The PDB entry is titled "Human mitochondrial RNase Z with tRNA-His-CCA, SDR5C1/TRMT10C focus".
This is an experimental structure of RNA (mt-tRNA-His-CCA) with a sequence from Homo sapiens, with 67 nucleotides shown.
Protein in the same entry: 3-hydroxyacyl-CoA dehydrogenase type-2 and tRNA methyltransferase 10 homolog C.
The entry also models magnesium ions.
Rfam match: tRNA. From the family's description: Transfer RNA (tRNA) molecules are approximately 80 nucleotides in length. Their secondary structure includes four short double-helical elements and three loops (D, anti-codon, and T loops). Further hydrogen bonds mediate the characteristic L-shaped molecular structure. tRNAs have two regions of fundamental functional importance: the anti-codon, which is responsible for specific mRNA codon recognition, and the 3' end, to which the tRNAs corresponding amino acid is attached (by aminoacyl-tRNA synthetases). tRNAs cope with the degeneracy of the genetic code in two manners: having more than one tRNA (with a specific anti-codon) for a particular amino acid; and 'wobble' base-pairing, i.e. permitting non-standard base-pairing at the 3rd anti-codon position. Its family is annotated with triplet codon-amino acid adaptor activity in the Gene Ontology. By type it is a transfer RNA.
It was solved by electron microscopy to 1.9 angstroms.
Primary citation: Valentin Gese and Hallberg, Embo J. (2024), "Structural basis of 3'-tRNA maturation by the human mitochondrial RNase Z complex".
[PDB]
Context: bound to proteins that are not shown
């Protein structure tokens, strides 16, 4: 600059 | 939306393996739209690629 992404005990699921 | 935790009360005859409450916010911020965790912005921040035309 760009392109994915973010669970506020965890993880799973959508 | 469970399912594992947390917090408080519990003299509990051994399932307390349970009951009584307390907590409940999928990064933030503003919209859109009948609504949607949708979609559209802009902020932080993550990771992976570029670092100037």
């Nucleotide at each position: 600059u760009a392109a994915a992404u973010a669970u506020a005990g965890u993880u799973u699921a959508a | 939306a469970a399912a594992c935790a947390u917090c408080a009360g519990a003299u509990u005859g051994u399932g307390a393996a349970u009951c009584u409450g307390a907590c409940a916010a999928c990064a933030g911020a503003g919209g859109c739209u009948u609504a949607c965790g949708a979609c559209c912005c802009c902020u932080u921040a993550u990771u992976u690629a570029c670092c100037c035309c």